Entry title: Crystal Structure Of Azithromycin Bound To The G2099A Mutant 50S Ribosomal Subunit Of Haloarcula Marismortui. This is an experimental structure of RNA (23S Ribosomal RNA, nucleotides 10 to 530) from Haloarcula marismortui, with 519 nucleotides shown. Lineage of the source: Archaea > Methanobacteriati > Halobacteriales > Haloarculaceae > Haloarcula. Rfam match: Archaeal large subunit ribosomal RNA. Clan: LSU clan. Among the 29 different proteins in the entry, which are not shown, are 50S ribosomal protein L18P, 50S ribosomal protein L37e and 50S ribosomal protein L7AE. Crystallisation conditions: PEG 6000, KCl, NH4Cl, MgCl2, Kacetate, pH 5.8, VAPOR DIFFUSION, SITTING DROP, temperature 292K.

Context: one part of a larger RNA, bound to proteins that are not shown
């Protein structure tokens, strides 16, 4: 002095800790039936571009009416292009329209399709 | 092109209707273990539990006494809560099991048939016409304050049918709604410190670049709407309550009750039920009062039926918290019953955090380069640069001290 031992320093690795809470857990008050006028559930669709979720049903993130609301809006979702809104949109309440296929599934058969 | 199937009505035609399936659990009717406990185990226990079959509702079920039996000159439908009480009762009288009447509460509510006596006086469909039902009885009467019939007294405010139809309260949603964004200092930012001032029937909570009654949403006060209470209460229309006397006219049968065999229960002789067999009376009768029979006494009318309210659950709405705080708390704060596993029944994770503002890094050099690196730009901070707050230990690279 190599291989190397122990502690530290700088930098990693790792994601503990502290702080935070869009989720849970439990309690309490209210309220409480749906369906052949085809439910609940599922399938498949539906967007300018759309994979997931949500919404919706070939009128498909929506159509109509009344009231509320208001200068913005085109869901989650902060893109791009474009569009809608003072003819009062978005959004909320109530009511109505549309509501594919399988599904109790009911003409008959069928792994969501098909036959007369 | 069609209510398949099973049904009711039926113009006997699917013409008019019903059922089916779902729902978090709650509820009702059936079927019904074992591990286990008894320190073994068989009755017993676990337990009428788990699980299975059938079915209703917003709640179910129960319910106006053939009750109770503090035995009474007493109570007066039924749930439920507290208690009665670990009492009575059961039990290899072992271990264990286990009420009720009553009482204090909650909420309150009482009725309709069958029959007697009447006998088509009735009901359903249809706009009507018309059709269907109905003497094997529609309808009237009546229902233990027994009733009917006959003769009377009086009267109705009972009951039943039907009309109208809330207040209040509760739950949720909504409108309105006071008072600083003044000075200095620090800071990237003032909700901080110091100074001055304001509202408050509002000093709950949240947001906002740091600790905010007065910056924003809200919050107190006041008011509005919907839903529930509830087609309930009240009010009203109709009906008519009741009483005396007479009358053996009526009053729910495989019942009451007995026996054989089982289950079930605290139910013991004295629980409730099933199954096989037997089997009564008729109110002048019958059942009950925790063994049987007979008498007395007290209670009460089974074998037909309906019934509000007070109670269970928690899908859904809202509120709350000495609950947990991302290996916790749901399996699930994230794509969550997701990714994924299994032929299938079924099984099943992990993943939260840039910043006040994306200002989310222009330009240049390098490179095979939208990589990465260097330099540079933003920001208080990039060792806040994308699984980006903080950044422990194990441990790794380089390096310092000691050996």
């Nucleotide at each position: 002095u190599a291989u190397g031992c122990c502690a530290g320093c700088u930098g990693g690795u790792g994601g503990a800790u502290u702080g935070c809470u869009c989720g849970g857990c439990u309690c309490a008050g209210g309220c409480g039936c749906u369906g052949a006028u085809g439910a609940a559930g599922g399938a498949c669709g539906u967007g300018c571009c759309a994979a997931g979720c949500u919404g919706c049903g070939a009128u498909a993130a929506g159509c109509u009416g009344u009231g509320g609301g208001g200068a913005g809006c085109c869901g989650c979702a902060c893109g791009g292009a474009g569009g809608c809104g003072a003819a009062g949109a978005a959004c909320c309440a109530c009511a109505g329209a549309u509501u594919u296929c399988c599904g109790a599934a009911u003409g008959a058969g069928a792994a969501u399709c098909u036959c007369u | 092109a069609a209510c398949a199937a099973u049904u009711g009505c039926u113009u006997c035609g699917c013409g008019c209707a019903a059922u089916g399936a779902g729902g978090a659990a709650c509820c009702c009717c059936g079927a019904g273990a074992a591990c286990u406990g008894a320190a073994a185990c068989a009755u017993c226990u676990c337990a009428g539990u788990a699980u299975c079959g059938g079915g209703a509702g917003g709640a179910a079920c129960a319910g106006a006494a053939a009750a109770c039996g503090c035995a009474a000159c007493g109570u007066g439908a039924u749930g439920u809560c507290g208690u009665u009480a670990g009492u009575a009762a059961c039990c290899g009288c072992g271990a264990g099991u286990g009420a009720a009447c009553g009482c204090g509460a909650u909420a309150c509510a009482g009725c309709c048939c069958a029959a007697a006596c009447c006998g088509a006086a009735g009901c359903c469909c249809u706009c009507a016409c018309g059709g269907g039902c109905a003497a094997u009885g529609u309808g009237g009467u009546g229902u233990c304050a027994g009733g009917g019939c006959u003769a009377c007294c009086u009267c109705u405010c009972a009951u039943c049918a039907g009309c109208c139809g809330a207040c209040c309260g509760u739950c949720u949603u909504c409108a309105c709604g006071a008072a600083g964004u003044c000075u200095c200092u620090u800071g990237g930012a003032a909700u901080a410190g110091a100074g001055c001032g304001u509202g408050a029937u509002a000093c709950a909570g949240g947001g906002u670049g740091a600790c905010a009654a007065c910056c924003c949403c809200g919050u107190a006060c006041u008011g509005a709407a919907g839903a529930c209470c509830a087609g309930u209460a009240c009010g009203c229309u109709g009906u008519g309550c009741g009483g005396u006397a007479g009358u053996g006219c009526c009053a729910g049968a495989g019942u009451a009750g007995c026996g054989g065999g089982g289950g079930u229960u605290g139910g013991a002789u004295a629980u409730c039920c099933c199954u096989c067999g037997c089997g009564a009376a008729u109110a002048a009768c019958g059942c009950a009062g925790g063994c049987a029979u007979c008498g007395a006494c007290u209670g009460c009318g089974a074998a037909g039926g309906c019934u509000a309210a007070a109670c269970a659950c928690a899908a859904c709405c809202u509120g709350a918290g000495a609950c947990c705080g991302a290996u916790a708390g749901u399996g699930a704060a994230c794509a969550a019953g997701u990714a994924g596993u299994g032929u299938g029944a079924a099984c099943g994770a992990a993943c939260g955090c840039u910043g006040c503002a994306a200002a989310g890094u222009a330009c240049c050099c390098u490179c095979a380069g939208a990589a990465g690196g260097g330099a540079g730009g933003c920001g208080a901070a990039a060792u806040a640069g994308a699984g980006c707050a903080u950044g422990a230990a194990a441990u790794c690279a380089g390096u310092u001290g000691g050996c």